[PDB]
RNA sequence: CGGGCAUCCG
RNA sequence: CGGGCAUCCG
Numbered sequence: 001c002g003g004g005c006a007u008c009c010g
Numbered sequence: 011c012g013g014g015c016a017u018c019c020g
Stems, first nucleotide, its partner, number of pairs: 001020004007014004
Other pairs, nucleotide, nucleotide, family: 005016cWW006015cWW
C1' cells in the first nucleotide's frame, strides 16, 4: 500500500 | 445508524 475476519456500548 | 476496542491475509 491492497483485500478480509472478530468485538463492546447507546 | 453513531461512538470505542481487538485481529488476519496478500